[PDB]
Context: bound to proteins that are not shown
RNA sequence: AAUAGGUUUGGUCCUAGCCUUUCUAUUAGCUCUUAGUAAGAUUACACAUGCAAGCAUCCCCGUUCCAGUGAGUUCACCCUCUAAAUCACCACGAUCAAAAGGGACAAGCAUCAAGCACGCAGCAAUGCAGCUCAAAACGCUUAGCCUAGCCACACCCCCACGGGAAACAGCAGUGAUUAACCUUUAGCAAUAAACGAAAGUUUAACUAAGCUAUACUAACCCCAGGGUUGGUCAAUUUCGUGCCAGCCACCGCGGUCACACGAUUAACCCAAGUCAAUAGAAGCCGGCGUAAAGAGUGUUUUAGAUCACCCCCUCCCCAAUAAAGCUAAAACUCACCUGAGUUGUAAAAAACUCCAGUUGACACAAAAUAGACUACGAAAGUGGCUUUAACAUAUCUGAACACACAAUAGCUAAGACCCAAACUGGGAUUAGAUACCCCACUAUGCUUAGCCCUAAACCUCAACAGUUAAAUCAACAAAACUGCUCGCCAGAACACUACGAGCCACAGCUUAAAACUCAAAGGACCUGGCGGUGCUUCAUAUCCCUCUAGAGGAGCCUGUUCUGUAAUCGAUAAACCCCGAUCAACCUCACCACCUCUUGCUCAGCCUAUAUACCGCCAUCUUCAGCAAACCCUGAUGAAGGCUACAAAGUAAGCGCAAGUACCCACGUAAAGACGUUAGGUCAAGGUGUAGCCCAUGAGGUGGCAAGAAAUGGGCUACAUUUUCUACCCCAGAAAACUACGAUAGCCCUUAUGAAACUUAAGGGUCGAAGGUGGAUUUAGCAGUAAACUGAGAGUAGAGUGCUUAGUUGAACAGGGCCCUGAAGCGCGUACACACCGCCCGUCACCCUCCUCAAGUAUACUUCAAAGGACAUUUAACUAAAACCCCUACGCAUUUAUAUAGAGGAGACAAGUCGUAACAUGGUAAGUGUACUGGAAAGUGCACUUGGACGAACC
Repeated sequence: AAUAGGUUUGGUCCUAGCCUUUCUAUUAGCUCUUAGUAAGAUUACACAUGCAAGCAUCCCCGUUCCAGUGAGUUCACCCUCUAAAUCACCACGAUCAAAAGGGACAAGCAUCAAGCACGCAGCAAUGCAGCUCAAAACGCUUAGCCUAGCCACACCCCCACGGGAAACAGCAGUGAUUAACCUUUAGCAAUAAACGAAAGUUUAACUAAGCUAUACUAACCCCAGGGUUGGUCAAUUUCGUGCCAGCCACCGCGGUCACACGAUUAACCCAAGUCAAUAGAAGCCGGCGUAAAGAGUGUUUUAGAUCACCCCCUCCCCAAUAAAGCUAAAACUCACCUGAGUUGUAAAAAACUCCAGUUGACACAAAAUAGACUACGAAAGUGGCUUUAACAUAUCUGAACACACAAUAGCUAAGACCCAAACUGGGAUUAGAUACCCCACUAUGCUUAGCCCUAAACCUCAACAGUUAAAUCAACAAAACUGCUCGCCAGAACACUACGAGCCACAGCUUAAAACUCAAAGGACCUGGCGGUGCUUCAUAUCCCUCUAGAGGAGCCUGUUCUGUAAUCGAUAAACCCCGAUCAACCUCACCACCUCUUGCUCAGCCUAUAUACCGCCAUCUUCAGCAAACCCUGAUGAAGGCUACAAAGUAAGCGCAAGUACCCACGUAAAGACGUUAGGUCAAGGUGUAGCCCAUGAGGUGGCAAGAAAUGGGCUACAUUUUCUACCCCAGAAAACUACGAUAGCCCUUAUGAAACUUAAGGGUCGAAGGUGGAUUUAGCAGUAAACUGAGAGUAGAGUGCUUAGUUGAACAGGGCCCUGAAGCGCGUACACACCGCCCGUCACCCUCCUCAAGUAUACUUCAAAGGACAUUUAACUAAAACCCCUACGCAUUUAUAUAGAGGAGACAAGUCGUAACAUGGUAAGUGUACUGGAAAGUGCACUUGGACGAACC
C1' cells in the first nucleotide's frame, strides 16, 4: 500500500514506524470417508542392485536426440553475412539454423572512483597516444531466465590432450543430510523418437497404473475436526489459580467477582480440514521554518529550463576587501609633589604597600557618541582617520568527481604585550566545591609566515521567475501559493560511532554503515500542577517588625514513642499525642494464663481480615466562594474557551456564601459553610458487602498484666517582695534565704466509696528536694479579649492537675513594611501529569545479547595458460597412395574468509551507590564549535545561537 483498522499522550492535533484484516506456497501440531484430476527429495552431497539405444543382408545411420538438473551465469532476442541439415538428385531457391560481425539485454553496493593498454592510422615498415568512466567505467556480492519455452551444466580442474579419480543432476531405489522424505509397477496398444525399401523392431520418452489432504472438481443412509471467544475481530457459563502458574500478531492480561491464564459449559469461524511458523504477493509524482531533510559560501563542463529578443523604473554615496600610513578617549610605565593606606563586596579573607591621589611625558592593545541609521560583502564577516587598488556575469539553474573561501578555538615558527583570560596557585563558601564569588598569573586573544577547515557557520525558511484569486489556512512560527531547477530527506536508538578512503590534519576533519534492542521516538498545542516564578496590591492576632502572657530549663500530673511483659486495639505531619475515654482497682475488656460448655441470651454466634467495598458520623483546606444541570456561541464544528458597563457572547435553575435565626442590638460570638481535595479517620458505636472461623477465630468462669533504662508532647505548681502567713475581702499585723519561697512528689496514719483500696480520692503528720525565671526554637491573643482569679456541670459506687460551662478583675500594641512567608489579580516558563515528596543525567556491579579492535599462528578459499618457446615435406607416382603425434606453470606467490591470546564499545534487563548536570530565570538561563581541566554527571575560557528572559506610555 485498501473502503481501511489497532497502537505514542494526562488530553488534542500532526507526522511516523510497527501490527491487524485479504490471497497463495512450504513446513509443524492436531484431525481425516470416497471418486476423478493436477502436482510432488531439502541438498550440483555419496550411491548397492536392475533397467533406460538400437536398427539392419554385413556398410552405414542412430546412441550428439529424448529424459535430468539449476551449479555457473547478460552465449537466449533483432539485423547482416554464411556453413552443416531437410526439400530423392541439381536446386544459384525456399525452409531451418551454427560460427563470425553490429545492436540490445538482471539485481544490490559508489565505503567498488578511477580502469591500467583498456585506442587510432597505415599495403607494409612503422607512426600517433590514445581508449573506458559519477549519464557509473573497473570491481564485489546475489540470482537460472523475458516460461508454447529458452539458457547453462552433464563428478571435479571454466575447457578436457592430460590429470584428480572411477561419477543415477535417466527411471525405480538407498545412505547421509534438511523443517522438507512417491513404487526398486506394467506395456510399447496410442503419440514421439531411432533404424529399415518394407512387413516391422527398440525406447524407465511416453502411455496406463502405485503412493501422498499439497491443490482443484464432485459426492456420501451412517460418520468432524481444528482454531478461536478483553479490544482490533465473529463468539464464554461455572470453578480453580492469586503478578504464581501461564497467555499475547499489536495494545496488553495475571496482586481474591480474571468474559484475557488452566479446566469446564456454551458460543463463533472455517471445515476434511484447521492454521502455528516461515516466505512471497501488496510501496517512487510525498516532503525539506519547528516532525527526517535547503547540505557554511560562491563559481563550470556535458546539460537542463523558458524566467533570455520583444518589455520597461534605484547607476553613484553609507560599516566589502587588501595594502601602507596615522591617533582622539582610556590604560601601562617613569618622574616630581602630597597622603597612609589601596584593592576586594551580600559580607569577608587573601593580595599590593618602590602603594595611592594630582600633574606631565607616554602603544605592534582596542576602536564612546554618530547608529532611533539598516548600508557593504558569496558567505564567514565588515561601524576611528587618510590614501592607493577595488567590489565577476547584457538569460537562468548548475560541481559531494573540482577550484577558491570560510567566525571562534587550536597547531608550527618568530615577535609585540596595555588589558582580558582556559589552566594552575591562593582566599572564601560548602557535608564535599575539582564550581559559582575574590586575588594573582600563563597558554590564548594581536602582528608576520604557514597550517587546521570546524559552529545553534540558524534569518534552522535553496536559486531564478511570478501571483495575491480561487479552497486563506493541521498547530505554532515569519500569510497562502504557482512555474522551473539543483541539493537533500524516508521510525527511534545504535551513530557527529565502527570499518574503508582522502587530507600539512596523528586525542583531528570529511564521507559514513551494520548487528543486537524498542513500539515507539518525534513536532505543535490544551488543561492542570509546580516554579529558590514576574509585576501590582495587600494580610491584621497576622507574613515581617512591633505588643502581652507562655512553652522550650526544674518537680509533678497526663498522653505517646521506645524498652520490658505470658498479656489488647484504634489515632499517630499540618489535620496524632487529657486523641475514641464527659474517664481502666473487679466490672468495664476487646488482652494473657489456666479450666469449662457445644443448636450455644438469639429461627445462633464472631471486637475475625478488608475504612483500598461501604452506610453512618467526621477531620482538612474553609480564618475559602465557588460548584453546576440545561442551552447558546467562539475556535474551519480539536483538546478546550466564553469578559470589557461610554460593554465586545453568554443566559443560567439549583447548591454554597449572603440573607434570616440563636445569644444581650443592626455589633460581636455562635451556628452555617457547597462541589471537590487527602482511596484522610473510624468494620472496635451500630449496621453492613466480600472473604474467613463453627468441639472455636464462638460462649463462660478464676486469676493476672497494664511497668520504666530512656526520649518526647500537653498541662499543673513553682522559682518569690506586684511575694509568703493570718485577719479582712483592699486604710492591718507579721514573715522574708540552710526553720525563707518551693511537691498536688516520697513515707506514715486516718477517713470516704466499694464485697474488695500498698493501689482511687480527701485530710493530717512527717519530709523541705530540684528550682533562683529558662539556649536554638516556638504557642496564643485585637477587648470585656489576653492575663489572673472563682464557681458549677457532664460522667462514677468512688476516681482527672482532663473536658464542658458561668462569672469576677482587667491590660499592652494595633504603626510601619514588601525586605522574610503567603493570598488575590494580571502575566511568564515548563522535558512535571504517580503532577517538584515530580521528572532526570553520568561514573561505579554482577549478568544477558550483539558488534568492533587486536599480537602471533593456523586453516580454507580465490587468481595464474586470457601465456611463452621450438618443430621443418619425406618416400611415391604402368590405377594411386603412404608417412606425420614438440616442450614449458603453481609459489616462503596471490585473493578472501574463518578460528584464536588480549583490549573495548553499544543496547537491554535492572538495581544499589556517589552526587544533583538538565527540565521553573532548575536555583550560575540553556545550548553550538573548540580548548584545557575534573570521581561522576560536568566546570571554565573565546566566539556564536535563542530552541531564554528583561516586566513592554511617562513615572